[PDB]
An RNA structure (raiA RNA) with a sequence from Clostridium acetobutylicum ATCC 824, in which 202 nucleotides are resolved.

C1' cells in the first nucleotide's frame, strides 16, 4: 500500500426503473370550507396542490362595558379529477344522462344465481375500532341527567379477478382556461453506498 469476513443507524446519505418531462410545501407544522374528539407523517413510507375578483362560516385587531356583548376595519372557500371516520356552525338555484350502482357491443370463465374479466374493486378483518343524539326533566342562559344507549361507521396485515374498441364523469357568485393529461407512475427498505475497527491472504 491491494484484496476478503465480522461489528457500529446515540458515525453519514433513503436506493433503484420506465419516459423528452416524475415537480412544489409541512415542525409552537401539515392532513379536499371551518371547530371538536380519535388517528397518521420528518429515510415525507401518511397526505394537500387550476388562474383573477366579490362574499358565507371561521380568525386576528380595535372601541363601548357591571357581566360581557354588539358595532366597525382587515383577512378568509366552490365551476379540477374522485381523495381517513363521526358530531356542530356554513352553503346546497329543492338535479341532467343508456352511463360510479360506471354504461354499450364482441370475445373467455363460471353457472342454471341482481355473474366476473385488474378497478372511483371482491371477500375476511367487523357490526370491531372511534364517535355520539331527540321526545322529556331541572334551569333566566351556560354547564348536567336522560346516555355512554339508540343511530352512523373506518383503516393496516391477509385473500381472488390476468382480453380487446367505442362513449361518458351535468348544472350549482362573476371573468378566463382544459376536457381524464406528469391534473405526478411502478418496486424495495437500514434496501443500496461511504465512513470507522478488528481478524485473514498478497
Nucleotide at each position: 500500500u491491494a484484496a476478503g469476513u465480522u461489528a457500529g443507524g446515540u458515525u453519514u446519505g433513503u436506493g433503484g426503473u420506465u419516459g423528452a418531462a416524475a415537480g412544489u410545501c409541512g415542525a409552537u407544522g401539515c392532513c379536499a370550507g371551518u371547530c371538536g374528539c380519535a388517528g397518521g407523517c420528518a429515510a415525507a413510507a401518511c397526505g394537500a396542490u387550476c388562474c383573477a375578483c366579490g362574499u358565507a362560516a371561521g380568525u386576528u385587531a380595535a372601541a363601548c362595558a357591571a357581566a360581557g356583548u354588539u358595532u366597525u376595519a382587515a383577512u378568509g372557500a366552490g365551476c379540477a379529477u374522485g381523495g381517513u371516520g363521526c358530531g356542530g356552525c356554513u352553503u346546497a338555484g329543492a338535479a341532467g344522462u343508456a352511463a360510479g350502482u360506471c354504461c354499450u357491443g364482441c370475445c373467455g370463465c363460471u353457472u342454471u344465481a341482481g355473474g366476473c374479466g385488474a378497478g372511483a374493486g371482491u371477500a375476511u378483518u367487523a357490526g370491531u375500532a372511534g364517535u355520539g343524539a331527540g321526545a322529556g326533566g331541572g334551569u333566566a342562559a351556560u354547564u348536567c341527567c336522560g346516555g355512554g344507549u339508540a343511530g352512523c361507521g373506518a383503516a393496516a396485515c391477509u385473500u381472488c379477478c390476468a382480453g380487446c374498441a367505442g362513449g361518458c364523469g351535468a348544472g350549482u357568485g362573476u371573468g378566463g382556461g382544459g376536457u381524464c393529461a406528469a391534473a405526478g407512475a411502478c418496486c424495495a427498505g437500514g434496501u443500496c453506498a461511504a465512513c470507522u475497527a478488528a481478524c485473514u491472504u498478497a
Primary citation: Kretsch et al., Nature (2025), "Naturally ornate RNA-only complexes revealed by cryo-EM". Released in 2025, the model rests on cryo-EM data to a resolution of 2.9 angstroms. It comes from the structure "raiA RNA motif (Clostridium acetobutylicum)". Rfam match: raiA RNA. Rfam classes the family as a riboswitch.